[PDB]
Context: bound to proteins that are not shown
Parts: sequence; structure tokens; C1' cells
RNA sequence: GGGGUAUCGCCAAGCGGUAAGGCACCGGUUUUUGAUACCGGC
RNA sequence: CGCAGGUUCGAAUCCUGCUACCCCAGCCA
Repeated sequence: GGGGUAUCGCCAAGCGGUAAGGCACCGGUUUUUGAUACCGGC
Repeated sequence: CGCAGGUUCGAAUCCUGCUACCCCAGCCA
């Protein structure tokens, strides 16, 4: 110099009309796996 | 909604100006 990229810890929707979700983490319930599942928080 | 302003009744989204980071100087891919 040129090419790209920037959204909650890690990812990631979004395409001018009140910012999805997943992972992680943290609460709560169930559980004869401290698991899973199902709520809630971000 | 990276930061600061701007347009807009309205901005993560459009604009300008920043800043940070990644890639390119193989007879590799």
C1' cells in the first nucleotide's frame, strides 16, 4: 500500500420501525448418575 | 450493537471521521 473484520465470556441472527438463539456461567425444581430434563438470570 | 459525530419522527442497519484486530511481499495452498 491493498484486502477483510468489530452485536452480552465464546459463537451468531439482524439487511433503518420496540436487539433471536446456541455454548459457557449462575440461581431454582425433578432426579436412586452432583448427570439429564424443565424454568429463571445474561 | 468497537468509538465520535451526522442524516432521520426513528439508526446495530445509511453517512463521515476515528480506533483495534486479521490476511497479503512462496517457483505453498
Record summary: Solved structure of RNA, 71 nucleotides shown. Released in 2013, the model rests on X-ray crystallography data to a resolution of 2.4 A. The PDB entry is titled "Structure of E. coli glutaminyl-tRNA synthetase bound to ATP and a tRNA(Gln) acceptor containing a UUG anticodon". Rfam match: tRNA. Rfam's curators write: Transfer RNA (tRNA) molecules are approximately 80 nucleotides in length. Their secondary structure includes four short double-helical elements and three loops (D, anti-codon, and T loops). Further hydrogen bonds mediate the characteristic L-shaped molecular structure. tRNAs have two regions of fundamental functional importance: the anti-codon, which is responsible for specific mRNA codon recognition, and the 3' end, to which the tRNAs corresponding amino acid is attached (by aminoacyl-tRNA synthetases). tRNAs cope with the degeneracy of the genetic code in two manners: having more than one tRNA (with a specific anti-codon) for a particular amino acid; and 'wobble' base-pairing, i.e. permitting non-standard base-pairing at the 3rd anti-codon position. The family's RNA type in Rfam is transfer RNA. The family has 954 seed sequences and 5,335,975 matches in Rfam 15.1.